[PDB]
RNA sequence: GCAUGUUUAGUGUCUAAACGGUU
Numbered sequence: 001g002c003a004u005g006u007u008u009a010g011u012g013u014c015u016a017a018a019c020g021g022u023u
C1' cells in the first nucleotide's frame, strides 16, 4: 500500500498463496 478470517512458503533481497473458517 492493496488483503482478508487463520496459516505459511519460496531461495526471490520481492511477493504470493492455501485451509476443517469455525468441530
Stems, first nucleotide, its partner, number of pairs: 005019006
Other pairs, nucleotide, nucleotide, family: 019020tHS020022tHS
Primary citation: Codutti et al., Structure (2015), "A Distinct, Sequence-Induced Conformation Is Required for Recognition of the Constitutive Decay Element RNA by Roquin".
Shown are 23 nucleotides from a PDB entry: RNA.
It comes from the structure "Solution structure of a double base-pair inversion mutant of murine tumour necrosis factor alpha CDE-23 RNA".
Method: solution NMR. The entry became public in 2015.